[PDB]
Description
This is an experimental structure of RNA, with 25 nucleotides shown. The structure was determined by X-ray crystallography at 2.38 angstrom resolution and released in 2006. The PDB entry is titled "The Structure of a minimal all-RNA Hairpin Ribozyme with the mutant G8U at the cleavage site".
């Protein structure tokens, strides 16, 4: 700086 | 519920 992403947030439908 | 963006901890 990166890559995963079951709560929180934000959009769509 | 399905899509999605940015993320929490957590690992890497």
């Nucleotide at each position: 700086u990166c890559c995963c992403a079951g709560u929180c947030c934000a959009c769509c439908g | 519920c399905g899509g999605u963006g940015a993320u929490a901890a957590g690992g890497g």